Context: bound to proteins that are not shown
RNA sequence: GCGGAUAUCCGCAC
RNA sequence: GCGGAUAUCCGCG
Numbered sequence: 001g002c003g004g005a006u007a008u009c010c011g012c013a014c
Numbered sequence: 015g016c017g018g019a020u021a022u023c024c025g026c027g
C1' cells in the first nucleotide's frame, strides 16, 4: 500500500 | 439484507 473481519449510529427496500 | 459514517481487530506487506 491494499485485502478481508467485527460492533454502534445513520439511510434505503413498503 | 444492502449502502454510507464512526469505532476496533486480523492478514500481505
Base pairs, nucleotide, nucleotide: 002025003024004023005022006021007020008019009018010017011016012015
Other pairs, nucleotide, nucleotide, family: 001027cWS
Description
Released in 2004, the model rests on X-ray crystallography data to a resolution of 3.2 angstroms. Shown are 27 nucleotides from a PDB entry: RNA. The PDB entry is titled "How CCA is added to the 3' end of immature tRNA without the use of an oligonucleotide template". It was solved together with tRNA nucleotidyltransferase. The entry also models magnesium ions.